[PDB]
Context: one part of a larger RNA
């Protein structure tokens, strides 16, 4: 060096081996039960199926000529 | 109906429309990360430096007529403008071809010859302003290309016509079979090429002491796709998510002639599904386009909405408050329990009502300085009247796991292998802390559980960090490929290695401060891990390499041991059974007893001859000999291993060894002998319940041989090979040595240390130590099925899963 903990179960009962199962941690979760409030986050992991209506990309009259409706001149 | 000016609609014209949003389908790919080449490239707007805008001429759409059509639209005829198109010219300058220079893959320069530019618009009005042509420059952002990383299965092992490489053209803004002709015949590949299978890649994220696993949601950076597909066009840029043309699928619209449509933007509806939201509010702010500016658009963003979906922080009271109400829980009926808990006192005052009411905002613009610099100066907030602050005020949501053991918490009633629990061991069969209620305790708490899934635990893929005699594992021996490793000197490099400096490693996160929302979550500032990879230097012990160089490693020479080590060839005798000759006569075989069998056809005991096949008694040993299987009477031929002296010569020449090849007992298989003795089948006698079996009496392959397959095994020391190294004692084969022993090779036994779980190993290692190689990662399905290979067959090597188990097991009591 700022960091390591294991437990249960072959056998009457022992030392070993050796697999299984458990306590932690994290989630884009979901379901049971319950369920007052806020901050900040975060919500199509599945059919990249299909998809009404809006709306997502315009803009310069200081490039031009022009339509319509004004406001002023022969 | 001429002009000046708005203000709206198209249209011609410029710039945008490639950005920003969206999803991850494809894709093992220079896709991606990292580092690096372009002398082989190109970048609109934006800054910077030098030189120029002179003369002139057309067209299409708006717009008029006509014409089609149901619509979407179209079609055809007149006219007109400009930063729209063109034509002459000016050339600082540029950009082809050839030539020289210098440079060097096409960079840079000069010379001749040819080739190209450009438009105007405004008014604080005659001089500034944004424009526009040419270059060279900058900065920005993309093209390609390299070196190096990036999932599984080898039951995918060979794969490649543009395929490799030339040469010459085509294409691009550029290399480049990318595309072409022509030529050469190449490229690739156990260092996994080819095929399957899977998946966007990352900075991160979880987890983990690290190593490592496992990830890639939202963010951020590269790529990829826009309904599937395929094309190009404009264009600085696309092969275009809200342009365009085509096919197919699908939808909607038709007057059937045609014709819209493309949510993987933002919300929204629907199928799917365990499961994911509002047809919101605003350009006030940051940022994108456009414009001189005002200013317009702007589901990018900046809010608000819903949903414990996550973390964060608050609530659901404080203090007092009987030896302790009642209720229900137990009860040795004595009493303990919930329980200071309620109830009750007083204080406090979540919500709710009053008021006040924001940071985010300050430029752009306006005014002076010239519209710089600069000083001034108005205007503007969707969150939203909400945060907040001021008064004032009511005691005001708890709920779910659990209690057998792991493992924090026990007791009363019910039920009797019913009913049910259950993650594992396992609990219920009338006394259950283990199932169901109570009552009570526990652990969390707007949560608490459950399932799914990842790391962890699991040193249970073991680099860190294991293992192979019986536990799961040594390969049946061996001879060699590649490949991993290798001895003392000495020097030369500097690949490996090591430092130092550089560059790089984006930002986010994380760590380690100190700020800031009333704390925290969340967020601002700031600071150091540093792995790696580019460049430069130095250093040189090991390791690589080059060169020198000894002899202990290996290997030869001389000269001599031993051996059932091999293969052909020969050949002794003893014994069984079979013939014949003799002789002999009543029974032999045979088992526990039998019997079946063979005998008056003269067996069995006995002499004596003859034929044949196979195995070497005695020597013979827990002996010898080979790599192992394996090898045994005798003799010679060819042959192989191997040990000794003497220390001569070689001079690391060395180790194991994926593949390959060769070898491999018995049985077994072909084809031909051979065939006595044995004996799988089979037949028969007895046994027995039955005896397809043990005994007993017959008996075929085969058992021998000789040529060709099979390749298996308790092919075992259940122990892979060199080599070094760590007490001895003793029996024994075998060389040598002046020999009591002394010393080499080998076969054993007992044992120092060690090591092992024990059993036991123990100079023939299982001990400590290096190299190489083979192997195991529960037990059963299985050495089986699918696929390959081989085999004449039988079969054999490789060699799974699905599902099942709570173990299967070893040495010792």
């Nucleotide at each position: 060096u700022u960091g390591g903990a294991g437990a249960g179960u072959u056998u009457g009962a022992u030392c070993c081996u050796g697999g299984c199962u458990c306590a932690g941690g994290g989630u884009g979760a979901a379901c049971g039960c319950u369920g007052g409030c806020g901050g900040c986050g975060u919500g199509c992991c599945u059919a990249a199926g299909a998809c009404a209506u809006g709306c997502a990309a315009g803009u310069c009259g200081u490039g031009c000529g022009g339509g319509c409706c004004g406001c002023g001149g022969g | 109906u001429c002009c000046g000016u708005g203000g709206u609609c198209a249209g011609c014209g410029g710039c945008g429309g490639a950005c920003g949003g969206g999803u991850g389908a494809g894709u093992a790919a220079c896709g991606c990360g990292u580092g690096g080449g372009u002398g082989a490239c190109c970048u609109a707007c934006c800054c910077g430096g030098a030189a120029g805008a002179g003369g002139g001429g057309g067209a299409c759409a708006a717009c008029c007529c006509g014409g089609g059509g149901a619509a979407a639209c179209u079609c055809g005829g007149g006219c007109u403008a400009a930063u729209c198109c063109c034509c002459c010219a000016u050339g600082u300058g540029g950009a082809c071809c050839c030539g020289c220079c210098c440079c060097u893959u096409g960079g840079g320069g000069u010379g001749u010859g040819u080739c190209c530019a450009a438009a105007g618009g405004g008014c604080u009005u005659u001089g500034c302003c944004c424009g526009c042509u040419u270059c060279c420059g900058g900065a920005u952002g993309g093209g390609c290309c390299c070196g190096c990383g990036u999932c599984c299965c080898a039951u995918c092992a060979g794969c490649u016509a543009g395929u490799u490489g030339g040469u010459g053209g085509g294409g691009u803004a550029a290399u480049g079979g990318c595309c072409c002709a022509c030529c050469a015949a190449g490229g690739c590949g156990a260092c996994g090429a080819c095929g399957g299978g899977u998946a966007g890649c990352c900075g991160g994220u979880c987890u983990g002491a690290g190593a490592g696993g496992a990830u890639g949601g939202c963010c951020g950076g590269c790529c990829a796709c826009a309904g599937g597909g395929g094309c190009a066009c404009u264009g600085a840029g696309a092969c275009a998510c809200g342009g365009g043309c085509c096919c197919c699928a699908c939808u909607c619209c038709u007057a059937c002639g045609g014709g819209a449509g493309g949510c993987a933007g933002c919300a929204g509806u629907u199928a799917g599904g365990a499961a994911u939201c509002u047809u919101c509010c605003g350009c006030a702010a940051u940022g994108g386009g456009c414009g001189c500016a005002a200013g317009c658009c702007u589901g990018a963003c900046g809010g608000a909405g819903c949903g414990a979906c996550g973390c964060c922080g608050c609530u659901u009271g404080g203090a007092g408050g009987a030896a302790g109400a009642a209720g229900c829980c137990c009860u040795u009926c004595g009493g303990g329990g919930u329980g200071u808990a309620a109830a009750c006192u007083c204080c406090u005052g979540a919500a709710c009502c009053c008021g006040g009411g924001a940071c985010g905002a300050a430029a752009c613009c306006c005014c002076c300085g010239a519209c710089g610099a600069g000083g001034g100066g108005a205007c503007u907030g969707a969150c939203g009247g909400u945060a907040c602050c001021g008064g004032g005020g009511u005691a005001a949501u708890a709920g779910c796991g659990c209690c057998g053991g792991c493992c924090a918490a026990c007791u009363c009633c019910g039920u009797g292998c019913c009913a049910g629990c259950a993650g594992c061991c396992g609990c219920g069969g009338u006394a259950a802390u283990a199932c169901g209620g109570a009552g009570g305790g526990c652990g969390c708490g707007a949560g608490c559980g459950u399932u799914a899934c990842c790391c962890g635990g699991a040193u249970u893929c073991a680099c860190u960090g294991g293992g192979c005699g019986u536990a799961a594992a040594g390969g049946g021996c061996g001879u060699g490929u590649a490949g991993g490793c290798g001895g003392c000197c000495u020097g030369g490099g500097g690949c490996g290695u090591c430092c130092c400096a550089u560059g790089u490693g984006a930002a986010a996160g994380a760590c380690c401060a100190c700020g800031g929302c009333u704390c925290a979550a969340c967020c601002g500032u700031g600071g150091g891990g540093g792995a790696g990879c580019g460049u430069g230097g130095g250093a040189u012990a090991c390791g690589c390499u080059c060169a020198g160089g000894c002899u202990a490693g290996a290997c030869g020479g001389u000269g001599g041991g031993a051996g059932a080590g091999g293969g052909u060839g020969g050949u002794g005798g003893a014994a069984u059974u079979c013939c014949c000759g003799g002789a002999g006569u009543a029974g032999c075989g045979g088992u526990g007893a039998a019997a079946u069998g063979c005998g008056c056809a003269g067996a069995u005991a006995c002499c004596g001859g003859g034929a044949g096949g196979a195995a070497c008694g005695c020597c013979g040993a827990u002996g010898g000999c080979g790599a192992a299987g394996g090898c045994a009477g005798c003799c010679a031929c060819c042959u192989g291993g191997u040990c000794c002296a003497c220390c001569c010569g070689u001079g690391a020449c060395g180790c194991u060894g994926a593949g390959g090849c060769g070898c491999g007992a018995a049985a077994g298989c072909g084809u031909g002998g051979g065939g006595a003795g044995c004996a799988a089948a089979c037949c028969g006698g007895a046994u027995u319940a039955g005896a397809u079996a043990c005994c007993c009496g017959g008996g075929u392959a085969g058992u021998c041989c000789a040529c060709g397959c099979c390749c298996u095994a308790a092919a075992c020391g259940a122990u892979g090979c060199g080599c070094g190294c760590u007490a001895g004692g003793u029996c024994u084969c075998u060389g040598g040595g002046u020999c009591u022993c002394c010393u080499g090779g080998g076969g054993g036994c007992c044992g120092a240390a060690g090591c092992u779980a024990a059993c036991g190993c123990g100079u023939u290692a299982a001990g400590c130590g290096c190299g190489c190689c083979g192997c195991c990662u529960g037990g059963g399905g299985a050495g089986u099925a699918c696929g390959g290979c081989c085999g004449c067959a039988a079969g054999g090597c490789u060699g799974a899963a699905a599902c099942u188990c709570a173990a299967a097991g070893g040495a010792a009591u």
An RNA structure (16S ribosomal RNA, nucleotides 4 to 920) from Thermus thermophilus HB8, in which 887 nucleotides are resolved.
The entry is indexed under ribosome, translation, mismatch.
An Rfam search finds the family "Bacterial small subunit ribosomal RNA" in it. On this family, see Yusupov et al., Science 2001: "Crystal structure of the ribosome at 5.5 A resolution". The family is grouped with related families in Rfam's "SSU clan".
Among the 47 different proteins in the entry, which are not shown, are 30S ribosomal protein S5, 50S ribosomal protein L9 and 50S ribosomal protein L24.
NCBI's taxonomy places the organism under Bacteria, Thermotogati, Deinococcota, Thermaceae, Thermus thermophilus.
The structure was determined by X-ray diffraction at 3.05 angstroms resolution and released in 2015.
Crystallisation conditions: Tris-acetate, KSCN, PEG 550MME, PEG 20K.